Description: Entry title: Structural Basis for Interaction of the Ribosome with the Switch Regions of GTP-bound Elongation Factors. This is an experimental structure of RNA (Fragment of23S rRNA (H76)) from Thermus thermophilus, with 73 nucleotides shown. The work is reported in "Structural basis for interaction of the ribosome with the switch regions of GTP-bound elongation factors" (Connell et al., Mol.Cell, 2007). The organism belongs to Thermus, within Bacteria. An Rfam search finds the family "Bacterial large subunit ribosomal RNA" in it. For this family Rfam cites "Crystal structure of the ribosome at 5.5 A resolution" (Yusupov et al., Science, 2001). Method: electron microscopy, resolution 7.3 angstrom. The entry became public in 2008. The entry also contains 30S ribosomal protein S12, 50S ribosomal protein L1, Elongation factor G and 30S ribosomal protein S2, not shown here.
[PDB]
RNA sequence: GCUCUUGGUCGCGCCUGCGUAGGAUAGGUGGGAGCCU
RNA sequence: GGCGCCGGUGAAAU
RNA sequence: CCACCCUGGCGCGGCUGGGGGC
Numbered sequence: 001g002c003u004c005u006u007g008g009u010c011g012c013g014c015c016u017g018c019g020u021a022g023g024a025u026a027g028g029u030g031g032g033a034g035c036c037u
Numbered sequence: 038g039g040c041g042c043c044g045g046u047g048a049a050a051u
Numbered sequence: 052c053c054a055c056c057c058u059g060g061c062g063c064g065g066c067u068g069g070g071g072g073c
Stems, first nucleotide, its partner, number of pairs: 001073008010064001012062004017057001027056005035039001
Other pairs, nucleotide, nucleotide, family: 011063cWW016058cWW020048cWH021045cSS022024tHS022026tHS022045cSS032051tHS033041tHS034040tSS046049tWH049050cHS
C1' cells in the first nucleotide's frame, strides 16, 4: 500500500428513565391552552 | 382524535 | 404539544488512538 477490528473525543441524529397513592415503565425544571387530524 | 386541569400526588400529562 | 437539558445506550459523520492479518 490494502483490509479486519475495537477505544476516547466534540458534533448531530432517535431512544433512555419500571418510589408508595395513582387512568401507569411521571427524569428535570420552563412555555402552555389545543395542536393530532 | 388526544383536550389540560381531573380526584389525588412533593411534582401532572396535548 | 414545543424546548433547552441532566443519566445511560444506540446509529451515521470530524479529528485523534490502539491491537490482528495480507